[PDB]
Context: one part of a larger RNA
C1' cells in the first nucleotide's frame, strides 16, 4: 500500500487478496479413561431449574449471573442412491458470538398542526320605503261619484358574513413487570344523512365512510428506508373443526379446559438504494405591496327607438388576480333496465391574461429622431411587476478529530486517543575513620563479625545559596459502558 | 455510603526558566601604601618665565633673537590738582637630608654724683650730651624725639658648604559592565617575568645613626 | 386398630460374665501367576513430597522431571526407647598465691559487672528420681449387626390366619414331615464359709433335712358378664429352685471318642476316662 468494523476525516483493532478468531474434525500413542500436536464455519427467537442483589428479624416482586431444553442457522462424521455426480435421503456429534473513542451526515420514516367539497340553520343587505292596507281635507254631484296629504308596511327571488352536521357507546388483545392514562388493531350494539316502492298514511336496503398536499410548517429518530414463491421464531381478536375434565341410573346440548386454522403485530434474514464542510452556477414555494386602480361578469333597475319579448343607455347589493364557454370522449375510476355522458386527465375550436416580430393611421412628449397608444397578420405564454426571508447545490478550488499559544488576524507549532488520585527521584569524580539501607554468609538465642551493590558527610569541579513555575523518569491505586408511548410503585404479625 | 490500612533495593530522570540575596573579575576616579634588620626625617621638577637656534655637562649652565607678566630713569600731552601715551634698563621654575651659623629693628631700665668756682658754664672722672612745643621772675616742671649705655628676645631664624635626584611592588573604596589562568609552578620575598613543569631577567627607595 | 412400600433409630431366636460385629486379591483400571486373608510382577492414570536441569538483575517466583509415599475391623498374649519436667556443677589432700596431680557425675563456652579472688544471665556435656506407659512395635486366633423390633410419611383393608419345633423363619397348608438359622475371641478348677430362694417337716414361735444353668409340655392358681353366685371359651401368672451367685485359702493341661451332669422331652458349662 490493500480488505473488514453503515458513509467522510483523525486515532485504534483485526486480517493478507476465496483477504476475523475458537471448538468438534484430522494426525500419533493407549484395552478403556485420556495424553501430546492441530486446520477451519455461522442468523437468531422461545421455555425450565438454582445462586446472588433485596434498611433493622422473618415472608414476597423485579433484575444480575451459572446450567438444561424446543425450532431454526452453521460445520463435520457414518450408512445408502448419483460418479457420464460435487447433488439428494436417513442416523449421530460440535458451536449458536468478536470489531472502541471523538466531530459531522436524514427531500428517508413516525407523530402533531394547517386546506377544500356537500347538505342545513340564524342574522344582515339589495329589488323597495316598491306591492298592498288605512285615510283628514278639496273638487264635482244633489243626494252620489273619484281618490290626495299623513300613518303603517311585505312575501318571493338574489347576494354576503358567522355556526352546525359528515358519527357515537361497550368488550378483548398489543406497547418489559404491578396500578392509572394515551395510541394502535379486531369483535358486537345503537342512531339515520342518503336511496328504492307509494298522491298520502306507510314498507324495504335497517348503504359505516366526501377529502388531498407539505425539500422550502413544527417536534422526534444516527444508522435508516424499500423489496422478497419461496425468509426463521414467538404472541394473537372473531368464526369453524377435533378432543378432555365434571354432572347423572344413563345419553345429548349450553357453560369450563386444551389443540389446529390465523385478521393484525414484535424481533431477525436475502436483495437493492442513500449517506463530510465552505465559496458559487442551475432549478423553485410562502409572506407583503402595486390592487379589484384600469377592465370583465351579475338577480334586478332608469331614459329612448322598433314588428305588439329585438336593440341602445343609466344605476346596483356582489363576484373574478387565471381561468371561462362548447365538442371529440384517448387514458384512469363510478352509476343504470339501457343510452346520455357523472368525476379526473389528455386533445380540438373560440374568448380572456402576459409578450415577440412585420406593416398602417392619429395624438402626446417644447421641436426633429426615438418611445408610448390604437388596428391588422404570424408565433410564444397561463396571470404580470417590485421587495424581504427560505430550499436545492454541476464543474473547479480550498478544507475535512478535540483542546491550547502573543495587543488583534492568517500561516505554523505543541499535547491527547474513555477519565482521575497518590508515593519515591531528577550534575560528575575521588575519599583515611565512623554511621546507615538492601542481599548473602557466620553465631543455639541476644549482642556482634566477614563480603557484594548504594546512601549521608568531607574535598575538587559545575560561581554559590534560597523561593516560585514548567517539564521528565520509575512505581502504587480508583471510576465509567444499559429497552420508556406518558405518571406512580414491593408488602405481612 | 466517607478516609486510613500499599507506592522493597539496584538501574532509570532537564546541573531547565524567572526573581531575590551574596562572592569574584575588568575599566575609570578618589584615598592610602616599601615585597632584604631597628630608630628619626622624607619621596618635587627635567637643560628653566615662555618659544627657537648654538655651545658645554660631575643637576638642569651660558650666549643671541621674538613674545608675556611686574617695577621703572627719561620724553611728550594736560590751566593747578587728579590723569593719559611711549620707553632706555632691571626682576620672574624648584624638592629632601646632614653640617656650620649671624645682623638689623622692636621691647624693659638709665640721661646721675663728686672736686675747683659767691651765683653762671668752664675744666676733670663718667654712657649720662642736645632739639621742638608748653608752664613760672629765676633755679626748674610737663610732653614728644635724636644720640649713647646695660640686660633679655629676635634664633638654632637668614646666609654658606657637602650629599641625594628617591610615593615603588601593590592595597582599600565608589560608579557601570561582566562571570573563573578569577588557576598553578618557582623564589629569601614580590611581579606587568614563566606554564603542567622546571629555569630565565627585572624589582625589594634617598640621607644620617645603630 | 391392622397390612404393604421407602427412610431413620435400635436389636442375638441353644447357659452366665467382659470386649466386639469393618473390607473383599487393595490409591485407581487392565493382564498374568499363586493362596492357609486379600500376596507378587508389568503397563497407563490421579493425589502428596522431591535429587537434578532450564528460565528469572538481587529477593520473591515460573516450567519440566529421575526416584519415593498413598485401602483396613476385633479379641488374647508379650512389651520398649527418645524428648520434656524437678534437683545438682561440691568437698578433701600435696602446693606461699596460680593450675598441676589423686578421689568424685561435678568439666567447658557466649554476653555482662569489678584491680584480683569472684557475681549475674543464656547454653553444651554429665549424675539421681518421678513421668512418658501398660503407650509404640512383635507374635497367635477370628473373617462375626443375624432372625427380627420400634417410629415417621403415603397408599390400602384380613393367610393381617393355622400346623409344627427346644426356639425362630423369606421353610410348610387343613394336616403332618422337609432344609436353613440360633454370631467371633477370652473366661467360668478344687476345699471351706456366708447371704437369698424352692420343696418337705414342725400347733404357733424357736428349729431340722435335701437342693439351685437355659428353652418347652402335662398340671395348678387368679382376673372378666347377669349388681349377689358361677366361668365352656378367652387373658395374665405359676410350673421353669431366677445363687451353677458372693468371700477367704490354694492348684493346673497335648487332644478326640465314650460315660456322667440329666429330668416328662431337648441342650450348654463343669467333672471322669
Nucleotide at each position: 500500500u490493500g480488505g473488514c468494523c453503515g458513509c467522510c476525516u483523525a486515532u485504534g483493532g483485526u486480517c493478507g487478496u476465496c483477504a476475523a478468531a475458537u471448538a468438534a474434525a484430522c494426525u500419533a500413542c493407549g484395552a478403556a479413561a485420556g495424553u501430546a500436536g492441530g486446520a477451519u464455519a455461522a442468523a437468531g427467537u422461545g421455555g425450565a431449574a438454582u445462586a446472588g442483589u433485596a434498611a433493622g428479624g422473618u415472608u414476597u416482586a423485579g433484575c444480575u449471573a451459572u446450567u438444561c431444553u424446543g425450532c431454526g442457522g452453521u460445520u463435520u462424521c457414518a450408512u445408502c442412491u448419483u460418479g457420464u455426480a460435487a447433488a439428494g435421503a436417513u442416523g449421530g456429534a460440535g458451536c449458536u458470538u468478536g470489531a472502541g473513542u471523538a466531530g459531522g451526515c436524514a427531500a428517508g420514516u413516525g407523530a402533531g398542526a394547517u386546506a377544500u367539497c356537500a347538505a342545513u340553520u340564524u342574522u344582515u343587505c339589495u329589488u323597495a320605503g316598491u306591492a298592498u292596507g288605512u285615510g283628514a281635507g278639496g273638487g264635482u254631484a244633489a243626494c252620489a261619484c273619484u281618490u290626495u296629504a299623513g300613518c303603517a308596511g311585505a312575501g318571493g327571488a338574489g347576494a354576503a358574513a358567522a355556526g352546525u352536521u359528515g358519527a357515537c357507546u361497550g368488550g378483548g388483545u398489543c406497547u418489559u413487570u404491578g396500578c392509572a392514562g394515551a395510541g394502535a388493531u379486531u369483535c358486537a350494539g345503537u342512531u339515520g344523512a342518503g336511496u328504492u316502492c307509494g298522491g298520502a298514511a306507510g314498507a324495504g336496503c335497517a348503504a359505516u365512510a366526501a377529502g388531498a398536499a407539505u425539500a422550502a410548517c413544527u417536534c422526534a429518530u444516527a444508522g435508516a428506508a424499500u423489496u422478497c414463491a419461496a425468509u426463521g421464531c414467538g404472541a394473537g381478536a372473531g368464526g369453524u373443526a377435533g378432543g378432555g375434565a365434571a354432572c347423572u341410573a344413563a345419553u345429548c346440548c349450553c357453560u369450563c379446559c386444551c389443540u389446529a386454522u390465523a385478521a393484525u403485530c414484535g424481533c431477525g434474514g436475502u436483495a437493492u438504494u442513500c449517506a463530510a464542510u465552505a465559496u458559487g452556477a442551475u432549478a423553485g414555494u410562502u409572506u407583503a405591496c402595486u390592487u379589484a386602480a384600469c377592465a370583465u361578469c351579475a338577480a334586478a333597475u332608469u331614459g329612448g327607438g322598433g314588428a305588439a319579448a329585438c336593440c341602445c343607455u343609466u344605476u346596483a347589493a356582489g363576484a373574478u388576480a387565471a381561468g371561462a364557454u362548447a365538442g371529440u370522449g384517448u387514458a384512469c375510476g363510478g352509476g343504470u333496465g339501457g343510452u346520455g355522458c357523472c368525476g379526473u386527465u389528455a386533445u380540438u375550436a373560440u374568448c380572456c391574461u402576459u409578450u415577440g416580430a412585420u406593416a398602417g393611421a392619429g395624438u402626446g412628449u417644447a421641436c426633429c429622431a426615438g418611445c408610448a397608444c390604437c388596428u391588422a397578420u404570424c408565433g410564444a405564454u397561463g396571470a404580470a411587476g417590485u421587495a424581504a426571508a427560505c430550499u436545492u447545490g454541476g464543474a473547479a478550488u480550498a478544507u475535512g478529530g478535540u483542546g491550547g499559544u502573543a495587543g488583534g488576524g492568517a500561516u505554523a507549532c505543541c499535547a491527547c486517543a474513555u477519565c482521575g488520585g497518590g508515593u519515591a527521584g531528577u550534575u560528575a569524580a575521588g575519599u583515611a575513620u565512623u554511621c546507615u539501607g538492601u542481599c548473602g554468609u557466620u553465631c543455639a538465642a541476644a549482642a556482634g563479625g566477614c563480603g557484594g551493590c548504594g546512601g549521608a558527610g568531607c574535598u575538587u569541579g559545575u560561581g554559590a545559596u534560597a523561593g516560585a513555575c514548567c517539564g521528565c523518569u520509575a512505581c502504587c491505586u480508583g471510576a465509567a459502558a444499559c429497552c420508556a408511548c406518558u405518571g406512580c410503585a414491593a408488602a405481612a404479625c | 455510603a466517607a478516609a486510613a490500612u500499599a507506592a522493597g533495593a539496584a538501574a532509570a530522570a532537564g546541573u531547565g526558566u524567572c526573581u531575590a540575596u551574596c562572592a569574584g573579575u575588568u575599566u575609570u576616579g578618589a584615598c592610602c601604601g616599601a615585597a632584604a634588620g631597628g630608630u628619626g626625617u622624607c619621596u618635587a621638577c627635567a637643560u628653566a618665565g615662555u618659544a627657537a637656534u648654538g655651545a658645554g655637562u660631575u643637576g638642569u649652565u651660558c650666549a643671541u633673537u621674538g613674545c608675556c607678566a611686574c617695577a621703572a630713569a627719561c620724553a611728550c600731552u594736560c590751566u593747578c590738582a587728579a590723569g593719559g601715551u611711549g620707553a632706555a634698563u632691571g626682576u620672574g621654575a624648584u624638592u629632601c637630608u646632614u653640617u656650620c651659623g649671624a645682623a638689623a629693628g622692636g621691647u624693659u631700665u638709665c640721661u646721675a654724683a663728686c672736686a675747683c668756682c659767691g651765683c653762671a658754664a668752664g675744666u676733670g672722672u663718667g654712657a649720662a650730651u642736645c632739639u621742638g612745643c608748653u608752664c613760672g621772675g629765676c633755679a626748674g616742671g610737663g610732653u614728644a624725639g635724636a644720640a649713647g649705655a646695660a640686660a633679655a628676645u629676635a634664633a638654632g631664624u637668614a646666609a654658606g658648604a657637602a650629599g641625594a635626584g628617591a610615593g615603588u611592588a601593590g592595597g582599600u573604596u565608589a560608579a557601570a559592565a561582566c562571570u573563573c589562568a578569577a588557576a598553578g609552578a618557582g623564589u629569601g620575598g614580590u611581579u606587568c617575568a614563566c606554564u603542567u613543569a622546571a629555569a630565565u631577567a627585572a624589582c625589594c627607595g634617598a640621607c644620617a645613626u645603630u | 386398630a391392622g397390612u404393604u412400600u421407602u427412610g431413620a433409630c435400635c436389636g442375638a431366636a441353644a447357659g452366665g460374665u467382659g470386649u466386639c460385629u469393618a473390607c473383599a486379591u487393595a490409591g485407581u483400571a487392565a493382564u498374568g501367576a499363586g493362596u492357609u486373608g486379600u500376596u507378587c510382577a508389568u503397563u497407563g492414570c490421579c493425589a502428596c513430597a522431591a535429587a537434578c536441569a532450564c528460565u528469572c538483575u538481587c529477593a520473591a517466583g515460573g516450567u519440566g522431571a529421575a526416584u519415593g509415599u498413598g485401602a483396613u475391623u476385633c479379641u488374647u498374649u508379650c512389651g520398649a526407647a527418645a524428648g520434656g519436667u524437678u534437683u545438682c556443677u561440691a568437698a578433701c589432700a600435696c602446693c606461699g598465691c596460680a593450675a598441676g596431680u589423686g578421689u568424685g557425675a561435678a568439666u567447658c563456652u557466649g554476653c555482662u559487672c569489678g584491680g584480683c579472688a569472684g557475681g549475674g544471665u543464656a547454653g553444651a556435656a554429665g549424675a539421681a528420681a518421678a513421668u512418658a506407659a501398660g503407650u509404640a512395635a512383635g507374635a497367635a486366633g477370628a473373617g462375626a449387626g443375624u432372625a427380627g423390633g420400634u417410629u415417621a410419611a403415603a397408599a390400602c383393608u384380613c393367610a393381617a390366619a393355622g400346623a409344627g419345633u427346644g426356639g425362630u423363619u423369606c421353610a410348610c397348608u387343613u394336616a403332618a414331615a422337609u432344609a436353613a438359622c440360633c454370631g467371633a475371641c477370652a473366661u467360668u478348677g478344687g476345699u471351706u464359709g456366708u447371704u437369698a430362694c424352692a420343696u418337705c417337716u414342725c400347733a404357733a414361735a424357736a428349729g431340722g433335712a435335701u437342693g439351685u444353668g437355659g428353652a418347652a409340655a402335662c398340671a395348678a392358681a387368679g382376673g372378666g358378664a347377669a349388681u349377689a353366685g358361677a366361668u365352656a371359651a378367652u387373658c395374665c401368672u405359676u410350673u421353669u429352685a431366677a445363687a451353677g451367685a458372693c468371700a477367704a485359702c490354694u492348684a493346673c493341661a497335648a487332644u478326640a471318642u465314650g460315660g456322667u451332669g440329666u429330668a416328662u422331652u431337648c441342650u450348654c458349662a463343669g467333672c471322669c476316662u